This is an experimental structure of RNA, with 23 nucleotides shown. It was solved by solution NMR. The PDB entry is titled "Structure of murine tumour necrosis factor alpha CDE RNA". The entry is indexed under CDE, RNA, murine, wild type. The entry is an ensemble of 10 models. The work is reported in "A Distinct, Sequence-Induced Conformation Is Required for Recognition of the Constitutive Decay Element RNA by Roquin" (Codutti et al., Structure, 2015).
[PDB]
RNA sequence: GCAUGUUUUCUGUGAAAACGGUU
Numbered sequence: 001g002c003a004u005g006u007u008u009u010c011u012g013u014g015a016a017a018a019c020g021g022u023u
Base pairs, nucleotide, nucleotide: 005019006018007017008016009015010014
C1' cells in the first nucleotide's frame, strides 16, 4: 500500500439498489 469505496438494472436522455470489514 489500506480506507474512505464499489457493483448494477431496463424501455435512456433518465429511475432505483445492495454490501460479511465498513453499516